[PDB]
Context: bound to proteins that are not shown
């Protein structure tokens, strides 16, 4: 760089 | 669907 996936905010 | 923070894989 490509893409996943957690969270908080929207 | 955004942003951002994290982590991962290739």
């Nucleotide at each position: 760089g490509g893409u996943a996936c957690g969270u908080a905010c929207c």

An RNA structure, in which 20 nucleotides are resolved. The entry also contains Melanoma differentiation associated protein-5, not shown here. Primary citation: Uchikawa et al., Mol.Cell (2016), "Structural Analysis of dsRNA Binding to Anti-viral Pattern Recognition Receptors LGP2 and MDA5". The PDB entry is titled "Crystal structure of chicken MDA5 with 5'p 10-mer dsRNA and ADP-Mg2+ at 2.6 A resolution (monoclinic form, twinned)". The entry also models magnesium and zinc ions. It was solved by X-ray crystallography to 2.6 A. Crystals were grown by vapor diffusion, sitting drop at pH 7. The entry is indexed under Innate immune pattern recognition receptor, RIG-I like helicase, dsRNA dependent ATPase, zinc-containing CTD domain, immune system.